An RNA structure from Geobacter, in which 84 nucleotides are resolved. Ions in the entry include magnesium and potassium. Crystallisation conditions: 0.1 M Na/K-phosphate, pH 6.2-6.6, 0.2 M NaCl and 40-45% PEG400. It was solved by X-ray diffraction to 2 angstroms. The PDB entry is titled "3',3'-cGAMP riboswitch bound with 3',3'-cGAMP".
RNA sequence: GGUACACGACAAUACUAAACCAUCCGCGAGGAUGGGGCGGAAAGCCUAAGGGUCUCCCUGAGACAGCCGGGCUGCCGAAAUAUC
Numbered sequence: 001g002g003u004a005c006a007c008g009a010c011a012a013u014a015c016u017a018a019a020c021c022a023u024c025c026g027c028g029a030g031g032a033u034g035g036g037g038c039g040g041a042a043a044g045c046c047u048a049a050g051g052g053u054c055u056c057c058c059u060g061a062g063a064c065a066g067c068c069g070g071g072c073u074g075c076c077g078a079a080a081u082a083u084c
Stems, first nucleotide, its partner, number of pairs: 001084004007077002015040002020035006038066001044072004050068002052064005
């Protein structure tokens, strides 16, 4: 010095955006857009017929994944860890 599905920086790069607020949609749980930024090394893209929680026009329709589980994809190279 290289390498890295490992490791995880008070770095850099790409992403996403809690609570709250505005407007619109929805009976509602909630959703969209615009702000917001607590956070997340996958809290990125998904999955609601895996579980869970929630709503109602409640005996059957619905909502939520940034709750737990599951599928896929992706950025960087400090200090450990390993390797040549």